[PDB]
RNA sequence: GCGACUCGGGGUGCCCU
RNA sequence: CGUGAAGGCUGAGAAAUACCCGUAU
RNA sequence: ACCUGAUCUGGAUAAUGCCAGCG
RNA sequence: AGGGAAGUCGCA
Repeated sequence: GCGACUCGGGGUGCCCU
Repeated sequence: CGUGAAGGCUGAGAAAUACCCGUAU
Repeated sequence: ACCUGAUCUGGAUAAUGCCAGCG
Repeated sequence: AGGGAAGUCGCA
């Protein structure tokens, strides 16, 4: 630097043709 | 005519067996 | 990521953080 | 802009 695991963080509107 | 299943829009994701992210312009 | 500012500001749209600024 | 959630292992 990249990846993975474990754990953790988060959103869930607009429309009714 | 008034509400939403279904359906239409954007999106990685608008309730997903998920998706995104974890020092951060 | 996401939240606050935000019932923000400008522009689109059938409508909406849909786009952009804020950043 | 102000807040915002980390440990471990591997890359023979």
thiM TPP riboswitch RNA (80-MER) with a sequence from Escherichia coli: 77 nucleotides with solved positions. Entry title: Crystal structure of the E. coli thiM riboswitch in complex with thiamine pyrophosphate, manganese ions. An Rfam search finds the family "TPP riboswitch aptamer (THI element)" in it. The family has 115 seed sequences and 16,130 matches in Rfam 15.1. Rfam's curators write: Vitamin B(1) in its active form thiamin pyrophosphate (TPP) is an essential coenzyme that is synthesised by coupling of pyrimidine and thiazole moieties in bacteria. The previously detected thiamin-regulatory element, thi box was extended, resulting in a new, highly conserved RNA secondary structure, the THI element, which is widely distributed in eubacteria and also occurs in some archaea. Analysis of operon structures identified a large number of new candidate thiamin-regulated genes, mostly transporters, in various prokaryotic organisms. The THI element is a riboswitch that directly binds to TPP to regulate gene expression through a variety of mechanisms in archaea, bacteria and eukaryotes. through a variety of mechanisms in archaea, bacteria and eukaryotes. Tandem TPP riboswitches have been reported where both TPP riboswitches respond independently to TPP. The structure of TPP riboswitch has been reported for Escherichia coli and Arabidopsis thaliana. The structure was determined by X-ray diffraction at 2.25 angstroms resolution and released in 2022. Crystals were grown from: RNA (0.15 mM) was incubated in a buffer containing 5 mM Tris-HCl, pH 8.0, 3 mM MgCl2, 10 mM NaCl, 0.1 M KCl, and 0.5 mM spermine with 0.5 mM of TPP. the reservoir solution was 50 mM Bis-Tris HCl, pH 6.5, 0.5 M NH4Cl, 10 mm MnCl2, and 30% (v/v) PEG2000. Bound small molecules: thiamine diphosphate (TPP). Keywords: RNA. The work is reported in "Subsite Ligand Recognition and Cooperativity in the TPP Riboswitch: Implications for Fragment-Linking in RNA Ligand Discovery" (Zeller et al., Acs Chem.Biol., 2022).